This is an experimental structure of RNA (phenylalanyl transfer RNA), with 38 nucleotides shown. Sample source: Nucleotide synthesis. The work is reported in "Deduced RNA binding mechanism of ThiI based on structural and binding analyses of a minimal RNA ligand" (Tanaka et al., Rna, 2009).

RNA sequence: GCCCGGAUAGUGUCCUUGGGAAACCGAGUCCGGGCACC
Numbered sequence: 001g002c003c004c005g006g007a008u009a010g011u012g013u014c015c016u017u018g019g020g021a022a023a024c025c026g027a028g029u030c031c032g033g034g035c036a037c038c
Base pairs, nucleotide, nucleotide: 001035002034003033004032005031006030007029010025012024
């Protein structure tokens, strides 16, 4: 990096103010496992 699972920030929508009431979704970040090195 990519794959599967988890936490959170949030370019979550055609655009726009805002992390926004929860719940939901969810990353350029973080955590766990897997692939690869001969």